[PDB]
Context: one part of a larger RNA, bound to proteins that are not shown
RNA sequence: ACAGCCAAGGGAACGGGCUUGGCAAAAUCAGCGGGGAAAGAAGACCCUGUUGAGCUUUACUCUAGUCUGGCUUUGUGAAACGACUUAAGAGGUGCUACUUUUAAAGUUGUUUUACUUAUCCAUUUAUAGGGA
RNA sequence: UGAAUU
RNA sequence: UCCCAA
RNA sequence: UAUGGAGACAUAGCCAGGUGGGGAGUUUGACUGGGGCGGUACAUCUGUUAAAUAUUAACGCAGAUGUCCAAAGACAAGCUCAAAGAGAACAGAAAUCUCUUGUAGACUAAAAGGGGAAAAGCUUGUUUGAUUUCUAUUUUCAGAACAAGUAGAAAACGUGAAAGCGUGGCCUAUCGAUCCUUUAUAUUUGCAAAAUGACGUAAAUUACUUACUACUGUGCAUAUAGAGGUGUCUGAAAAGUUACCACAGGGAUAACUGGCUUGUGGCUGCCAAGCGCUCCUAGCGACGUAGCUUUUUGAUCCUUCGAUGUCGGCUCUUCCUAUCAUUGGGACGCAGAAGUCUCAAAGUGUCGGAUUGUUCACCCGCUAAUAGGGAACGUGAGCUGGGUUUAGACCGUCGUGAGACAGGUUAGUUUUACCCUACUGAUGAAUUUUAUUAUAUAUAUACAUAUAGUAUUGUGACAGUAAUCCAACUUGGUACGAGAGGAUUAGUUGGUUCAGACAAUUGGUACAGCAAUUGGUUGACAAACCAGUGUUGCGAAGCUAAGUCUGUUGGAUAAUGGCUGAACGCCUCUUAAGCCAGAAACCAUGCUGAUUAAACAAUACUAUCUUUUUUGUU
RNA sequence: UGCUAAUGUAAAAGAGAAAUUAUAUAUGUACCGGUACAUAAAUAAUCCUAUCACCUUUUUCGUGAGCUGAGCUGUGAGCUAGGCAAUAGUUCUUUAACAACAAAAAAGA
RNA sequence: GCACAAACUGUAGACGACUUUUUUGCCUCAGGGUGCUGUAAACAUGAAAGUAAACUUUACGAUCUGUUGAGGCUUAUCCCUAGUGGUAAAGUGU
Numbered sequence: 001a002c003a004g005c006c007a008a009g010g011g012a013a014c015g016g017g018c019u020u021g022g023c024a025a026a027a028u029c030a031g032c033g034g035g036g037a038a039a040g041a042a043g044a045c046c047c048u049g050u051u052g053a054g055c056u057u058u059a060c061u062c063u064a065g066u067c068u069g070g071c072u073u074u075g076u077g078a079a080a081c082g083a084c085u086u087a088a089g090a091g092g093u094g095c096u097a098c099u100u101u102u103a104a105a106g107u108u109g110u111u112u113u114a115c116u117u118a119u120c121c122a123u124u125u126a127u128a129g130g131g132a
Numbered sequence: 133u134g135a136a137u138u
Numbered sequence: 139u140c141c142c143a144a
Numbered sequence: 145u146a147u148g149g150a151g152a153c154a155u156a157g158c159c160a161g162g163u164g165g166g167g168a169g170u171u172u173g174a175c176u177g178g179g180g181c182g183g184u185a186c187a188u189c190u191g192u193u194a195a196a197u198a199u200u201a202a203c204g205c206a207g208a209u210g211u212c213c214a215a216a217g218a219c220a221a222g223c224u225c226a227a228a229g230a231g232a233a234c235a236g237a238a239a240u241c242u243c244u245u246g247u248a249g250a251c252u253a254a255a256a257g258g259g260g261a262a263a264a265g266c267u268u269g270u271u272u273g274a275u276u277u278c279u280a281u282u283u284u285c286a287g288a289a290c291a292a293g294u295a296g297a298a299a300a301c302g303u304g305a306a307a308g309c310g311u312g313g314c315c316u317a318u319c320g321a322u323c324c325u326u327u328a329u330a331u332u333u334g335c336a337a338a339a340u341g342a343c344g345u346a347a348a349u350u351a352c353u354u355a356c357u358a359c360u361g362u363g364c365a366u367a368u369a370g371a372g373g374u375g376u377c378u379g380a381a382a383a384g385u386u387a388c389c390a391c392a393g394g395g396a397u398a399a400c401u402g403g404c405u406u407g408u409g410g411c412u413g414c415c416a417a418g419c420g421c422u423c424c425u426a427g428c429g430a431c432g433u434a435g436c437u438u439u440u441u442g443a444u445c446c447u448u449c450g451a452u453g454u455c456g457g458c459u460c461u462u463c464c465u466a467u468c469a470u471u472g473g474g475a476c477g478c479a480g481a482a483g484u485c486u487c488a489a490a491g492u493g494u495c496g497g498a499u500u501g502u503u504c505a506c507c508c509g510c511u512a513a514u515a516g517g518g519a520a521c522g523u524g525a526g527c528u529g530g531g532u533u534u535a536g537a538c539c540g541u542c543g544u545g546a547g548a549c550a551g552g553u554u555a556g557u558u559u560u561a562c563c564c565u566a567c568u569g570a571u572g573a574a575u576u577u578u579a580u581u582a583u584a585u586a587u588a589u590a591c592a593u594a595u596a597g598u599a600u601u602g603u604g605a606c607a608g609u610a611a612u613c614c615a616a617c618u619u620g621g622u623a624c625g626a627g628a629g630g631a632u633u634a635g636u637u638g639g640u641u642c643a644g645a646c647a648a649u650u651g652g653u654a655c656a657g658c659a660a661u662u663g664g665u666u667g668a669c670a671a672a673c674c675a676g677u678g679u680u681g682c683g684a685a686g687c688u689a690a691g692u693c694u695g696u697u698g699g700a701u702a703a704u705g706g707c708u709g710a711a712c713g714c715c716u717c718u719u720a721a722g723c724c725a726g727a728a729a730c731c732a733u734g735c736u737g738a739u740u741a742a743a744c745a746a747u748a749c750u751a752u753c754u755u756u757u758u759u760g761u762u
Numbered sequence: 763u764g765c766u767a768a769u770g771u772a773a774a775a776g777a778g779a780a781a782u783u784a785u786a787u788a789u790g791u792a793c794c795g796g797u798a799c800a801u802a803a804a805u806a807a808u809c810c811u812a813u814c815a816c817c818u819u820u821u822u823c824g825u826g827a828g829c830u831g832a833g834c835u836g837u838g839a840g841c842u843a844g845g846c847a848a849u850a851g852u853u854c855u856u857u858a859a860c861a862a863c864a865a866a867a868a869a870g871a
Numbered sequence: 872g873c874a875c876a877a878a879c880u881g882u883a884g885a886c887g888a889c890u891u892u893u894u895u896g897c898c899u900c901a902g903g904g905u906g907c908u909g910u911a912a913a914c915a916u917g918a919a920a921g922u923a924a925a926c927u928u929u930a931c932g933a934u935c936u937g938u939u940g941a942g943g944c945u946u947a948u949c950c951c952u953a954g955u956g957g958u959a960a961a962g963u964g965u
Stems, first nucleotide, its partner, number of pairs: 002016001005022005027571005034565003038560002046394004051390002053386004059170005065163008075115011086103006094095001119150005129142003173186001174184002182203001187209006210377001211253001212313002217271007225249001227245006251260002254318001256316003275299009288378001301310003324372006333365003344356004402446001403444001405442001407441001409437006418428002455530001456528003460522001461519005468493003471488006495509003499505001536554004540549003578594003583588003596750008606737004611641001613639006624629001642695005650689004657682005662675005697732003704725004754869008769861003776810001778809002787803001788801007816845003822839005830831001872965004877893002881889001896958003900954001901952004906944003913938003917935002921931004
Other pairs, nucleotide, nucleotide, family: 001017cWW003016tWS003036tWS004036cWS004564cWS010015tWH013446tHS014401tHS022023cWS026572tHS029885tWS032566cWW033034cHS033561tWS033565cWW036525cWH037448tWS043045tHS043399cWW046178tWS050380tWW056545cSS057059cWH060165tWH064164tHS073155cWW092097cWW104105cHS116152tWH118151tHS118153tWH119154tHS124146cWW132139cWW164166cHS171383cWH172384cWH177203tSS178398tWS183185tHS190256tSS193202tHS194201tHH195200tWW208317tWS210319tWS210375tWS212216tWS214272tWS215272tWW215274tHH224263tWH225250cSS226246tHS236238tWS236239cWH248250cHS248261tHS250263tWW259264tWS263264cSS263265tHS273300cWH284289tHS284290cWH298311tWH304307tHS320374tHS320379tSS321374tWH322373tWH330366cWW334336tWS342357tWW348351tWS384545tWS384546tSS386388cHS394397tWS395399cWH397449tHS398449tWH400448tWW401447cWW404443cWW406408tHS406438tWS408440cWW416430tHS417429tHS419424tHS420426tHS423477tWW424428tHS424429cWS439516tHS445446cHS448452cWS453558tWS459523cWW465490tHS467469cHS467489tWS468490tWH470728cWH472703tSS479628tWW480629tSS489728tWS493513tWS494515cWH498506cWW501530cSS510514tWW523526cHS529558tWH535556tHS543546tHS561563cHS570887tHS572739tWS574742tWS577771cHS583589cWW604741tHS605738tHS610642tWS612640cWW619633cWW621622cHS621630tWS622631tWH623630tHS625628tHS647649tWS647689tHH654684tWH656683tWS658942tWS684947tWH689690cSS689691tHS696733cWW700729cWW701727tWH702726tHS703726tHS708718tWH708721tWS709720tWS710716tWH711715tWH712714cHS718721cWH760768tHS779806tWS787802cWW815846tWH817845cSS818844cWW819842cWW820841cWW821840cWW821841cWW827833tWW827834cWW828832tWH829831tWH829832cWW856858tHS877959tWS879891cWW880890cWW881883tHS883888cWS884887tWS899955cWW905945cWW909940cSS909941tHS910939tSS911941tHS919933tWS920932tWS926927cWW932933cSS
C1' cells in the first nucleotide's frame, strides 16, 4: 500500500492476509479504548562522517592591541671626549734614494648642556611692555 | 551684600 | 602715579 | 612673535625584536566482541595454532624486535666440550692439577626453532673481502617498490703448502619514498650575443696581423653515490571541549521488547560417608554426581534508529502451578494436642498501616493464611509524573581551563479517536439445493410433506455460570494422657467476603413545595420581584447504602482406602482379567442468554381464491 | 416504457430390496429371563424384477364405479384362435427425469 | 381482513425498541382521600419596652395573642371518583 475474526506453526528468530486448524450469514444505532508493533517528525538519545558550529588552553599558525630599539621629520650654538690634517724635530752599511716623534697648531666624529624658529600642548570675545 | 559706560 | 623698558 | 607652557625630546611615518586566546583561521588517527581506559594483533621475526607440498584467520596461544660486535669479522692451523668416577699439600660441598670414562647431555652476542665434533664450538697464527663495479634472480609478491637473500661475472687483493676459501656475522630478525639538506666523485656538463689559463707556443711587426694549442675567475645549477626521517614504519607540520549545540547518514552500532543459550540465579534429582539416643534413608544428607527452567543476572547483537513513548505506582482482567491456606488423603522420630515430611488438587482465598524513587527490602498490626509466577519486564490516545533523563540552579570531588562525575540536590508543557476492528449495550431485513425424530385412519404411508402474512404460546441445541470462609457454644474439661494439658466428629447459633435483587423502614439526596431571612427595587400595604440555585429550616416523592431480603444436589469419578483373584502349589488392591466405596476437582442439575440454531414447534385469524384437466414456457 | 405470456434444476436410466444380539455362535418353536428341539452361517457370490406392440374369437380370478347382498360395466392379471404393424438407406443423446411457471376450461371458500 | 401509523401511556427509554390504552375507556379539570408546610391576608375602642398632648381623655409603637391545626401546596412517575368538559388525523403496508 491493499486492507480489516481468531489460534498455532514456520519465517528477517512477536502475522490482518501465508500453511494447518478453529470457523464463518445482511444492514446498522449508541458508546468505548484491547489491537491496527494507530496518528506526528526524516531518533532531539547512542554510534558514524577525514560535514560542521559553539567554547577553552602553557594544541598549531597568525593577528588587533602593546612595549621597546632604529631610521626619517629634526634646527641653532657652547663646554667636555676621540680621530684626522698641517707645522717643527729625529733615525738608518753607496752628487742619487728611504723612514720615525712632538704641537691639543688646523679639520672632523661622539657625550654633556644652552637656545629657539621646526614641532607639540594649553589658553582666551587671542584686550595696558616690566618693578613699589 | 554700593557705584563705576557717550 | 613714579621708577625701569622700547 | 596673541599669551603662556613643553621643545629638538615628543609626535607622526617606515622598519625591527618582544609581548599578545583580546581577536582570527585551523588540527586534535585507526584497529576495536559496541563507546573507553587499556593493548597493537598498526613495520616486523620464531615456534605453534594450520587440518603430513604449499596456502590460511582471530584483541589465537608461548614469545622476541628497533641492537651488539676491530672481533663475537676473514682465512688457516691445532685442539674438544658439559659431565661422571678414581686420585693429589693448605683445600673443605664447591678453587687447581692428574688419570680414566665421556655423540655433545657443552657451546654457538641476544629470541625461539633449526644446523653444527679432525667444527659452525674452544685456543692460536696471519689479517681487514665488513672492498669497488654488474647481472640473473629468490623471498614478500603486483609476482611493483623497499628491505633481506642466493648463484655468478669484471676488478684489485687477503689468506692457505697447495686444492681452495673469503662480496660480513651458521641459518631463520635487527628496518624507511618524493622534495630537501650535506659531503664524496668527473680528460663529463650548464648559467642563454661574448670573454676571465695565458697573449701559451710560433711566426709577423706600419696592425683590430697571422697561425696553432685536452687541461681557464668567485657564486650558483646539475649528474652520479651515500648519509641526515618519517615506529599511525608504501611517508599530513596538529591539543582539549559541548548537559548550549546543529547537520548528514546508521538497526553496518548501545539503551526498550522479542529470540538463541542458561555461565550466574531458581527449582527438581540420583547416591549413602556421616548426622539423626540406638538406627544409612521417620527426618536428614555431605564429599560427589544428573536434569529442568528462564519470575534472576549475564553472554549476545539476528530484529527494529524517515521512532515499538524510556522506571514505578495506581487501576483492571485473565492464564499458569513449581499448593501458602481451605477439600480429600498417605508417612512420621506420633499418646493426645499439636506439629513435621508428602500426594491428588489451581474450585476458592491470600489484608490494614509505618518507611522508600523502588522491584526488592524492612518494621508494627490484623488475618484463617497474609503462596509463588505469566500476560510486549501485564497495564502512559487507562491515569499519574515522584524518579533516570532536555534547557535554569546548588554543594562536594576531579579537571590549568572550558568543564566532568551509575556523586549528591532543587526547579522544570505527558499532543490526537470522529477511522477500521474488538468489546459493551441498542435496532434489524432475509434465507425451498432448504428442512423434516413423523404424519393419516389397532392398520397404513418419503415415488411424502412444508402456503404465505400477521399475533400469541413456547421448544432449547448451543454459549455462559457462583456462592465463600471463619468464629462461638454444645459434644467435653470427656476420649487420649503420668501429669500438664486436651481432640476428631457432628449439631446449633452467629459473623466475614463475594453475588443477585429490593426500598416497608432508618439514613443520605431538592430548580416538586411551603415557611423564614440578608442586600436592593416596585409610595406604604398586602402583593411581590431581583442577587449564574441570594441564604436558611423543614421537605413528601423518585433515586440510593453505611438500609432490607435471597444465594441448589445428583452423576461419573481422582488421589486414596479396599475386595475377589491369577501369573507364581503359597502370596498378592490388578505392579493380569473382574470389581467396590471414595475430593472445594469433573459433567450434568440449577440459574442467565439464546438474529450464539443464516434454528424450530403448537395455536389464532386472514389475503376473488384453491383444487382437477388441456395447451404453452425457441 | 425497466419489464408486463412463461424455465429452472449437483445429478432419472430397474435412482428395486426395512430381522437381529451378535462375533470363543445366532434366530425361531415347545415347555418353566431360564431349559429343551429345529433352522442360518459367500453374508446383495441373494432375491425381486423387466421385453408375450395390434385388433378381433373363446374360458377364469382380483379390485373399483353406477343401479335395485347380487347382476352388469370399467380397471388389473391370464388362458384360446387368427392374420396384422414397424422400415428414413452406417454411428455421433436413446429428448424418455424431477420441479417450477403463463393461458384456457371445470370444480372449491 | 389484519398490521403499521396517529393520539394516549410510562412498569420503558440517548434514539429506535419496549409497556399500554383509545368510549365497561382515555385525557381534562374539579372534588374527596393521602399527605406536606406550620397558623395567611383581614380585623380586635386586644396585649406590648416606652414615647407626647389634652383638661383622668386622645395620639404614636419593633413585637405578641386572639379570630386560626389557619392559609398555601399535594401528579408532574400519589390514591379514589361512570363528578365537569373534552376524545382528532384518516394516512400507510399487506

Source information
Method: cryo-EM, resolution 4.7 angstroms. The entry became public in 2015. Shown are 965 nucleotides from a PDB entry: RNA (28S ribosomal RNA, nucleotides 2654 to 3786) from Plasmodium falciparum 3D7. The work is reported in "Dynamical features of the Plasmodium falciparum ribosome during translation" (Sun et al., Nucleic Acids Res., 2015). The sample was in a buffer at pH 7.5. Rfam match: Eukaryotic large subunit ribosomal RNA. Rfam 15.1 lists 107,465 matches to the family in 2,616 species. The entry has 73 different proteins, among them 60S ribosomal protein uL2, 40S ribosomal protein eS28 and 60S ribosomal protein eL31. The entry is indexed under RIBOSOME. Entry title: Cryo-electron microscopy reconstruction of the Plasmodium falciparum 80S ribosome bound to P-tRNA.